GOLLD RNA nanocage, nucleotides 278 to 833; GOLLD RNA nanocage, nucleotides 4 to 402: 913 nucleotides with solved positions. The work is reported in "Naturally ornate RNA-only complexes revealed by cryo-EM" (Kretsch et al., Nature, 2025).
Context: one part of a larger RNA
RNA sequence: AAUAUGAUAGUUUACUUAACAUCAAAUUGGGGAAACCCUUUAAGAUAAGAUAGUGUACGGGUGGUGCCGUUAUUAUCCUUUGAUAGAGUGUACCAGCACCUAUCGAUGAAGUAAACUUGGAAUAUGGUGGUAGGGAUACCACAUCGGGUAGUUAAGUAUUCUGUCGUUCAAAAGGCGGCGGAGCUUGUGAUAGACCGCUACCUGAAACCACUGCAAAAC
RNA sequence: AAAAUAAGAAAAAGUGUCUAUCAGUUUUGACCGAAAGGUGUCUACAUAGUAAUGAGUUGUUCAUUGCCACAAACACUCUCAAGGUGAAUGUGAUUCUUUCGAAAGGUUUCUAACACCGCAAGUGUGAAUCUGCUCGGCAGGGUAGAAGAAAAUAAGUAAGAAGAGAGUAGGUUAAAACUCAAAGAGUGGUUCACUUAAAUAACCGACAUUGGUUGUUACAUCUCAAAAGGAUGUGGAAACAAAGGGAAUAGAUAAUCCUUUUAAAGACAACUACAAUAUGGUGUAUUCUCAGCCU
RNA sequence: UGGCCGCCUAUGGUCGUCAAAUAAACUACGAAAGUAGGAUAAAGUGGAAUAGUAAGGUUUAGCUAUUCUGCGGUUUCAUCUUGUAAAGAUGGAGCUUGAGUAGGCAAGUGAGAUAUCAAUUUUUCUUAGUAUGUGAGGGUAACACUUUAGCAGAGGAGAAAAGUUGACUGGGUCUUUGCAGAGAUUCAGUUGAGUUCGGAAGAGCAAUAAGAAUAACUCAUAGAAUUCAAUGCGAGAGGUAGGGAACUAAUCCCUCCCUAUAAUCGCGGUAUUCAAUAUGAUAGUUUACUUAACAUCAAAUUGGGGAAACCCUUUAAGAUAAGAUAGUGUACGGGUGGUGCCGUUAUUAUCCUUUGAUAGAGUGUACCAGCACCUAUCGAUGAAGUAAACUUGGAAUAU
Numbered sequence: 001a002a003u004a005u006g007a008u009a010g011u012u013u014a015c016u017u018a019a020c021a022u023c024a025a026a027u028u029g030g031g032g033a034a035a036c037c038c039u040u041u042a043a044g045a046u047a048a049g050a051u052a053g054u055g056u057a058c059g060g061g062u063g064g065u066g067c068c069g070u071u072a073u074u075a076u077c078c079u080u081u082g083a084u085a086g087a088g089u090g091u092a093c094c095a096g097c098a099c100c101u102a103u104c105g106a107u108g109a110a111g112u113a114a115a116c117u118u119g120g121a122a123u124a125u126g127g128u129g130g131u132a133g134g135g136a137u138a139c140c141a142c143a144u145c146g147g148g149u150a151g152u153u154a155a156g157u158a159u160u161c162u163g164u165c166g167u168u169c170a171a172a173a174g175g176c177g178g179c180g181g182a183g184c185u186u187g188u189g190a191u192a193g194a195c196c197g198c199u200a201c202c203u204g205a206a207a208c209c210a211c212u213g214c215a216a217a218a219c
Numbered sequence: 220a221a222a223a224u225a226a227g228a229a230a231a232a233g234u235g236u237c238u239a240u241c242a243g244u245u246u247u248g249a250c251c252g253a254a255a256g257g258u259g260u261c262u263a264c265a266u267a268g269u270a271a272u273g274a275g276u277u278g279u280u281c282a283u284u285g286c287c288a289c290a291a292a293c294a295c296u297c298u299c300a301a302g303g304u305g306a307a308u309g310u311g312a313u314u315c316u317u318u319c320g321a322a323a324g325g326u327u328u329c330u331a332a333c334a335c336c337g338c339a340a341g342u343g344u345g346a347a348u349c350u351g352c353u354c355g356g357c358a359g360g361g362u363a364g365a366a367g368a369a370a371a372u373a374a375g376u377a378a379g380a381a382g383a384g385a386g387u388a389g390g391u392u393a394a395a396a397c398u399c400a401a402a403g404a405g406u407g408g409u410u411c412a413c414u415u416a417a418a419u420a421a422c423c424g425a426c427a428u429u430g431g432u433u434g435u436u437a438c439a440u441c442u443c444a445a446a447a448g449g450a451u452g453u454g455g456a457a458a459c460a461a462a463g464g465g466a467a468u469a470g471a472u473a474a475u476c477c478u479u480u481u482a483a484a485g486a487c488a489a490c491u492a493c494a495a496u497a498u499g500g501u502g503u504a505u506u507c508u509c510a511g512c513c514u
Numbered sequence: 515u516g517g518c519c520g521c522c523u524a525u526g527g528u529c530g531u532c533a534a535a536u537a538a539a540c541u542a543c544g545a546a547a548g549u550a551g552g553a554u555a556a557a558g559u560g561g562a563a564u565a566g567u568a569a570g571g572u573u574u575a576g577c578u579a580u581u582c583u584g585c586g587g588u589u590u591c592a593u594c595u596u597g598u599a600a601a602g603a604u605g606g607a608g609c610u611u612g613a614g615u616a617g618g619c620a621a622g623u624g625a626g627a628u629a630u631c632a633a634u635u636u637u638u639c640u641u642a643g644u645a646u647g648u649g650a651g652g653g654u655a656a657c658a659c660u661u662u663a664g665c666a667g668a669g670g671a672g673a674a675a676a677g678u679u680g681a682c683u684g685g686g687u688c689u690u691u692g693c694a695g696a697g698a699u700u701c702a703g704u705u706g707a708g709u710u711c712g713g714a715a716g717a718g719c720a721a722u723a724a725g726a727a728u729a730a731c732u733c734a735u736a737g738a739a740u741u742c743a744a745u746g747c748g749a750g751a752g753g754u755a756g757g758g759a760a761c762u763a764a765u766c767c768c769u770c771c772c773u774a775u776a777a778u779c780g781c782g783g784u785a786u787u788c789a790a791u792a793u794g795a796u797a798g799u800u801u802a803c804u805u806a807a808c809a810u811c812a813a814a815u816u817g818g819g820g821a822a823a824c825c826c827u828u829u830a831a832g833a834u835a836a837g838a839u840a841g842u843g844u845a846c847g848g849g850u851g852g853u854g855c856c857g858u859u860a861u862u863a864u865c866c867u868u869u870g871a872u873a874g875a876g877u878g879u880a881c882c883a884g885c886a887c888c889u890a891u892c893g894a895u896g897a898a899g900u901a902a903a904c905u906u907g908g909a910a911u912a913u
Base pairs, nucleotide, nucleotide: 002125003124004123005122009117010116012114013113014112015111016110021046022045023044026041029038030037031036049077050076051075052074053073054072057070058069059068078108080106081105082104083103084102085101086100088099089098090097091096092853093852094851127142128141129140130139131138133768134767135766136765144205145204146203147202148201149200150199151198154186155185156184157183159467160182161181162180163179164178165177166176167175168174189241190240191239192238193237194236195235196233242398243397244396245395246394247393248392249391250390251389256429257428258427259426260425261424264278268286269285270284271283272282273281274280287311288310289309290308293305294304295303296302314383315382316381317380318379326370327369328368329367330366332344333343334342335341348365349364350363351362352361353360354359402414403413407423408422409421430491431490432489433488434487435486437453438452439451440450441449442448454508455507456506457505460479461478463476499513500512501511516529517528518527519526520619521618522617523616524615525614540551541550542549543548558585559584560583561582562581563580564579565578566577567576586610587609588608589607590606591605592604593603594602595601622735623734624733625732626731627728628727630724631680632679633678634677635676636675637674638673639672640671641670646666647665648664653659654658681704682703683702684701685700686699687698688697689696708719709718710717711716737788738787739786740785742783746781747780748779749778753775754774755773756772757771758770790913791912792911793910797905798904800902801901802900803899804898809834810833811832814829817826818825819824837865838864839863840862841861842860845858846857847856866896868894869893870892871891872890873889874888876887877886878885879884
Other pairs, nucleotide, nucleotide, family: 006119tWS006120tHS007119tHS008118cWW011115cWW016714cSS019047tWH024043tHS025042tHS027040cWW028039cWW048078tWS055070tWH056071cWW079107cWW079109tSS087099cWW111715tSS132761cSS137764cWW138763tWS151231tWS152197cWW153187cWW169173tHS183466cSS184473tWS188234tWS199231cSS202225cSS243401cSS252386tWS253262tWH254422tWS255507tWS256509tHS263384cWS264267cWS265279cWS266276cWW267279cHS270545tWS278384tWS285547tWS291307tHS292306tHS297301tWS314385tHS319378cWW320375tWS320377tHS321376tWH322374tHH323373tHS324372tWW325371cWW331345tHS355359cWH385424cSS398399cHS399401cSS403416tWS404412cWW404417cHS407456tSS413417cWS429510tWS436484cWH443447tWS452482tHS453482tSS454504cWH459480tHS462477cWW464475cWW466472tWH467469cHS498514cWW502510tHS503509tHH504508tWH515530cWW516533tSS520789tSS535556cWH536555tWH537554tWH537608cSS538553tWH538589tWS539552tHS544547tHS555588cSS556587cSS556609tWS621906tHS622738tSS629725tHS643667tWS644668tWH645667tHS649663tHS650662tWH652660cWW672831tSS700751tSS712715tHS729905cSS730798tWS741784cWW745782cWS750776tWS750777tHS794907tWS794908tHS795907tHS796906cWW799903cWW807835tWH812831tHS813830tHS815828cWW816827cWW836866tWS843858tWH844859cWW867895cWW867897tSS875887cWW
C1' cells in the first nucleotide's frame, strides 16, 4: 500500500520590472587646512540579501595562531507589513484615504495570471461485459477461452414397419419377451419461415529469466 | 503444419417471441331459401288518407269532430282577354288462389237492284236514307261526316261469388372485432328447446289437383352356363347392415370420410266416370308419416 | 313644422314628441298537431357540416350562399326571496340586424424628412520664419577669445473647416390564404464607450440607451380622436404550475402533446369633444437684404510709465445678430459616505440690445425755428428695420 467531491500545506513558467530606488573603475562644476565636503555624467551590477563580532555545532589546514568552509547567534543597513501620535499637500468641498517623520512588534522580497503536486473529518462508491431517442436508479450474464452431435406438448391405439437389450436357432432365414420411435385418432385453432432460450453428450487450445542486435555446422 | 476418422439406448429439455398464409365464431347490411309425398300458382297490410272518441266483429266495418292532398256548384275582385281571393259538396290504404264471365270504342267491306210511271219523286221488297263544301245546262262526279247492315278483334279483359290471412326453420356473401358448448345427447326431421345423460314444449306455410280400365318406357329383387327369356314390384324421412376411398412404396384399416340400404315410375299415352262429410279399416314395412281405396 | 340616418346644403327614406321595423309574448278555438288575430327590444366576436363557382376528362385551393353551435348582448315566461320592492337568485323560450345618391368639412391620427449635445481622428491657420541647430568672412589676440552673412527649422498652447462613434447578430409571433420583402412586438447571444478598487500589471459591475419640435415641411386616412373599478370576444412571446401519450421487468429526469396564468395586438361597447364657402378685424413661423457696416469679447503680440506681476497703447488667427456674469436655490428631475449645488424652470442685482417721457452743454443742417448727436433721472422692451410668400378667421353681410 482502492476511487471521487473537498480543507490544509507547496515548486516551476510568464507579467508589473531594473519603472521607482541602492551600489560601481572613473569623469564634470565649486568650496576649504595644501588628500576633507557638495554636485554632473558613466561602460555595468543587485529582484533578497549585504557589512562587522561572538566563534555554539559539523568538516579542513599549519611550526603555532589568525580564523579557511558550512550552520547557529548578537548589532547595524536594506526588502515587505501592523499598531499608536505629529506636520503639510493632493483628491471640487467636509469626513475618509494616500504621502513624510517618530516609537513598539512582525516579515526575508512583494503583487497579479496560468498550469501542476499533497489529500484531515464526513458522505457516496469500490471485478468485467450487455440494455430501449438521450441520462439516473435498477436488472441480466460470466469467473482462462473455443468448436461440434442429438433433442425440447400430452393421452389412447386393431394390423404392419423399425431402434436397443435378453432368450431361442449349428450357420443363414426367423420366432418369443422388456423399454421406445414412425403412422393413425382425440385435445392443445392449424401450417410455414426467422430469432432468442434451455437439457443431455463428444472434443480442442492457453500458462516461461533479455542491458541492446545476430546466431548451430561437417563429406 | 490443415480437415476427416467420435457425439450407443432409456431418462432429461420454453406446446417461448415476431411475421406471413388458411380455418372458425360474434354483431350489422345485402342477396337467396320450406326441416311430414309429387305437380301448378303464391307468401302483402293490421279496425284504414291522417289523429282522437264511441259502438260492433265470422278481415279490418259504421257514426261524430279536427287537419292534409286532388277536383269543384256558387259569391267577390279584375276595362276585354289572361288572372286573383273565399267556399257548399265529392274523391283518396291493400296481397294470393279457385270459379263464373260482359259491354262500349276502334279497324275492314257495303249506301244497290227490280216492278208501276214519257222524264221527276211517289208507292212496294230491301241495311241501303240524309247533311256541309266543291265541279257541270241536266242526269251526275270528287271530298268530309251522321245513321244503319255483315265479319274478325277488343277478351278469357272488366265486374260478381267462394276460400285463405301464408318468405318459416335456416343458408351464402361483404366490412370490423375475436379464438372453441365454435362441442354432445335426443327426434321421423329441425331449433332461439335440453346437458353428461335421458325426457319436456314449439316448429315442418296458403289454395287447387293427384278417380277407374288397358298399354308403353325406365329401374329394383329373384331365376336362367353365356345369349335369347320368365316371375313379383315402384311415395317421403331414418335405423340394423353392406361395399369402397386414405399411412409404412408391396399387404392390412381399430378410428375417420363418401356411397349403398331409401324399387328415385305412386311417371307417361289412349279410352272412360264422379261426391254431403266425419269416425274406423287398409295402403304399411324394423320404426314414423302423406296421397289413393273401402265403410 | 319636429326627431333619426357623423357635421353643412339639395334630394330621398323612416317615425310622430319615452318620437325604425319584425319574431317570441298576449287574446279566442282545439285532446294534441295547429288555425284566426296581434303590441314591442337589441352590441357583436369565434368554430363545425354541406351546396355552388372552378378552360378541355379527372384530382386540389380561395371565395360566394344555406344550416348547426360556444361566450356576450337584448326581450319574454315560470318557480323562490323583497312588496314599508319595481331589485336579486335559479330554470326554459325567441332574436342576434335597417337607414341611398351628389358637392364640401382633418391645428385630429399614422408614416417620411429635417435640428442640437458629448467623445474622438485627420488637415489647415496663428504665436513665428520665433526658440533651437549649423556656419564662409571680418575684428582682437600670439597662439587664443567673441560670434556675423547664408542655410535648415520646431514642440506645446489657441482657433477654424471636414469625417467617425452613440450599437450589431439570431429565433418566435402579428399584418385575409400560398411564396419572397418591409414594418411592429417579445426572447436569447456578442462587442465595450462609461464607472469602481489598484503606482503599474490586473480584478469587479460583464450599466443596453444623449436627443426635442413641426397649424404656417412632404405623403396618406371621410368620418376621426380622447377617456373608462368596473367594457365583450378572439389571437398570443418568455417564465412558472397542473395533467396526458410513448419508452421499460419497474421508477424518475430530458424531449413530444394539452390546459391555466398573460408582455403585446386585432375587431366591438359606455362617456366626452371637433366638424360648409367668400369678403375682412385680431394673433403668428420660414426665406432674403441692411450686416459682422458701426460696436463688444479673444490664446497672444508692439510702443511707454511705475513699487521689481499695476496702468495706458498697437496688431491679431477667430467668436457674438440676444443674450452674458454672480446670488436666493421656489417648482420639476438626477447623483453621493454626506455637503457643495449637477440639469431645466422661476426670482433678485449688474452689463448689453431696442424705445418713451423730463432737464442741461456743444456741433452740424446756408440762417432762425425744428430735428439729429452726447450726458443725467424715471419706466417699458429681449434684438431692431425693410421686402416677398404662407397660416389662423370675432362681429356683420352675401352665399

The entry is indexed under GOLLD, nanocage, ncRNA, RNA. Rfam match: Giant, ornate, lake- and Lactobacillales-derived (GOLLD) RNA. The literature on the family includes a 2009 paper in Nature by Weinberg et al., "Exceptional structured noncoding RNAs revealed by bacterial metagenome analysis".